Context: one part of a larger RNA, bound to proteins that are not shown
């Protein structure tokens, strides 16, 4: 996908179909034993040099917040450390 | 003329003052002020408030642990070399101017004699001495006038430049010319690290040595680029710059890989069997069986990963049905340390039975009660399109413990959606296949189980003390029916009251409520259930082998709840029998039914009305009359 | 002035084992029903 009664063997290690055996119709209404039944590219649990929320003692930057010089020639007193060289005293 | 120590001339420049002109406030015909406040370009510091990005690998899944991730030795892998596994016993990431190079000289580790103090062990001698010692660091191999232990000189642990060998880039070793105002020895010969086999690193950056190079229209110098070897370094060692969590999760895939079930082992778990030391009052062996030794099950739990990851619904209950036996009860029989009475070991058997509770989610454990006993398992750890959802195992939420924290915890705790059957197969019943009346049986199904009393009998047996053995009654709990009686039910019928509707009384709706009850129906009621034949384990009877014996080789007898027939259901293929019409449907009924089918009956004790007898269930009809706890005192004719 | 002359009232007892319902396989009267259409064989 559909051709579809069981029991043992084997076989991708639990068959409706393969091999050996027990059995072999159709119809109407119920019924939950199987069809590893139908939902849905397993949520769990690895594996990908694939994510993304939230932490800080992970590496690398940022915004906010503080700190310094330096920039729109105000103006005029007074004392002060400092910067730069002369005419003065010490101690071989 | 040094540095110390004094003050006087020359620019900036910090506080403090006093005016207004920037600036600032709606104190505005004003109040501050060169400060504030706000703006701009540069450095610094802090910065999970934010952004991005990472968080190796191999493993008998993964994680936590080791490193089988780069190296060296030795075992093994059926005697060349190679050669797996988280196989076996170890080592390395160094050290050392001598533990390098070279030359001569000489042993050693024992053992037996000696030699004062002096012992077991002090220094010094003599013979023997094939390594039984050493060789700086694992193992191997090598080494005896040396490579081992001493003693003397040296820095070859020299500089250019080629060729090979290990599975051959790195790296590590072997080897060839050629040169040194090079080394050790008389010399022949040795020496470019460590007696061999281990101790280590690529491009592109950068430091250091060495010559020979380049340099932008020319040409000087400072900086700068190129060559060629050598250092700084990557242990994940053929070589990125890098911490967690997610139970609030997402995506590609995996049966190359877990958590069920099968399969495969069977150590663990269970069961059984040989062998006879000792032990049972004697005494292996009624019952027991130490130390050893064979086997079986798959019902525990491990061990491995074949199947399934585009999904096999995953723990205990409850409902039902079948199986196994390694026999708990019941039945027959052997042995016994079998007096009886109650036991213990073992044989043929699996038909019938194996119960109600308390605590707990449990399987399982432990108690109480009853009993003839209350053995043990299996069927996808039976059974969720059968149910239930208490545990486990999403998402809220609390406590302990772990963690800076997001968050963990096969620790505790309480709340937390169970979906579809109408396909196809099983089953269960129904109908054709099979005219009608009467049968026949192939084959398939199967059912009765046990307690108790009362009789032998206070007997047999026992020293007492205590104590057995058929036939008949009564009961449970299973199976089939079945209403005469009592329970139970109340469609059919007959009463009775609340609220409100048809004017009122009689007949009655609607909300429902209530007493009694016929047929049916059903249990908590009645009645129900045993004989043959062949034979199992035993014990026997004849009787050889084997003149004797002997239950068995041939042949007979007794023999079990067990097994095979009958009596009970089901009903395959037949077989006998009437007659020219036979059957079916339509109509009408039930003792029978989902619909079919089954029993019937159509001019007759048919069938529906009514009379009149019979039988039954409710409970005493409508209207009349009379009485009624007690409360009223009207009417007519006319004084 | 003398006669006539009443009302409201739960309920209870008479008539009255009544009246209501059913079912008779007993007995009487009354009422409806004698068809039809198909298969198969002689």
């Nucleotide at each position: 996908a559909u051709u579809u009664c069981c029991a043992g063997g084997g076989g991708a290690a639990c068959g409706g179909g393969c091999c050996u055996g027990g059995a072999c119709g159709g119809c109407c209404a119920g019924c939950g034993g199987g069809g590893a039944a139908a939902g849905a590219a397993g949520a769990c649990c690895c594996u990908g040099u694939u994510g993304a929320g939230c932490u800080u003692g992970a590496c690398u930057c940022u915004a906010g917040u503080g700190u310094g010089g330096c920039c729109a020639a105000g103006u005029u007193g007074u004392g002060a450390c400092g910067a730069u060289u002369g005419a003065g005293g010490c101690g071989a | 003329g040094c540095g110390c120590c004094a003050u006087g001339a020359u620019c900036a420049u910090c506080a403090c003052g006093a005016c207004a002109c920037a600036c600032u406030u709606g104190u505005u015909u004003a109040a501050g002020g060169a400060c504030a406040a706000a703006g701009g370009c540069c450095a610094g510091a802090u910065g999970g408030g934010g952004a991005g990005u990472u968080u190796g690998g191999c493993u008998g899944g993964g994680g936590c642990g080791g490193u089988a991730c780069g190296a060296c030795c030795a075992c093994a892998g059926a005697a060349u070399c190679a050669g797996a596994a988280c196989g076996u016993g170890g080592u390395c990431g160094a050290c050392c101017g001598a533990a390098g190079g070279u030359a001569c000289u000489c042993a050693c580790a024992g053992c037996g004699a000696g030699a004062c103090g002096a012992g077991a062990a002090c220094a010094c001698u003599c013979g023997u001495g094939u390594a039984g010692a050493g060789c700086a660091u694992a193992a191997g191999g090598a080494c005896u006038a040396a490579a081992g232990a001493g003693u003397g000189c040296c820095u070859g642990a020299g500089u250019g430049u080629g060729a090979g060998c290990a599975c051959u880039a790195c790296u590590g070793c072997u080897u060839g010319c050629a040169u040194g105002a090079g080394g050790g020895g008389a010399a022949a010969c040795c020496c470019g690290g460590g007696c061999c086999u281990a101790g280590c690193g690529a491009u592109c950056c950068u430091a250091c040595g060495c010559a020979u190079a380049c340099g932008a229209g020319a040409c000087a110098c400072u900086u700068g680029u190129g060559g060629c070897g050598u250092g700084g370094g990557u242990g994940u060692c053929a070589g990125a710059a890098a911490a967690g969590u997610u139970a609030c999760c997402a995506c590609a895939g995996g049966g190359a890989u877990a958590a069920c079930u099968g399969g495969c082992u069977u150590g663990u778990g269970g069961c059984c069997g040989c062998c006879g030391a000792g032990c049972g009052u004697a005494g292996a062996a009624a019952g027991c069986g130490a130390c050893g030794c064979g086997g079986c099950u798959u019902u525990u739990u491990g061990a491995u990963u074949c199947u399934u990851c585009g999904a096999u619904g995953u723990c205990g209950g409850c409902u039902c049905u079948u199986c196994c036996u390694a026999g708990c009860a019941u039945g027959g029989c052997c042995a016994u340390g079998c007096a009886g009475c109650c036991g213990u070991g073992g044989c043929g058997a699996a038909g019938u039975g194996u119960u109600g509770g308390a605590u707990u989610g449990u399987u399982c454990a432990c108690c109480c009660a009853c009993u003839a006993a209350c053995a043990g398992g299996g069927a996808a750890c039976g059974u969720g399109a059968g149910c239930u959802g208490g545990g486990u195992u999403u998402a809220g939420a609390c406590c302990g413990u772990c963690g800076u924290g997001a968050g963990a915890c096969a620790g505790g705790u309480u709340a937390g959606u169970u979906u579809u059957a109408u396909c196809c197969u099983a089953c269960u019943g129904u109908c054709c296949a099979a005219a009608c009346a009467g049968u026949u049986g192939a084959a398939g199904g199967g059912a009765g189980u046990g307690u108790g009393g009362a009789u032998u009998a206070g007997u047999a047996c026992g020293a007492a003390a205590g104590g057995a053995a058929a036939c008949c009654c009564a009961c449970a709990c299973g199976u089939g029916a079945c209403c005469u009686c009592u329970g139970g039910u109340g469609c059919a019928g007959c009463g009775g009251g609340u609220g409100u509707g048809c004017g009122g009384a009689a007949g009655u709706g609607c909300a429902a409520c209530u007493g009694c009850c016929a047929u049916g129906c059903u249990a908590c009621g009645u009645c129900u259930c045993c004989u043959c034949a062949a034979g199992c384990a035993u014990a026997g009877c004849u009787g050889g082998a084997a003149g004797c014996c002997u239950c068995u080789a041939a042949g007979c007898u007794a023999g079990a709840a067990a097994u095979g027939a009958g009596u009970c259901c089901u009903g395959a293929c037949u077989c006998u029998g009437g007659a020219a019409g036979a059957c079916g449907g339509c109509c009408g009924g039930g003792a029978a039914g989902a619909c079919g089918a089954c029993c019937c009956g159509u001019a007759g004790u048919u069938a529906a009305c009514a009379g009149c007898g019979g039988u039954g269930u409710u409970g005493u009809a409508c209207g009349a009359u009379a009485u009624g706890a007690g409360c009223u005192u009207u009417c007519u004719a006319u004084u | 002035g003398u006669a006539g002359u009443a009302g409201c009232g739960a309920g209870u007892a008479u008539u009255u084992g009544a009246g209501a319902c059913a079912c008779u396989g007993g007995u009487u009267g009354u009422u409806a029903c004698c068809a039809c259409c198909g298969u198969c064989g002689u």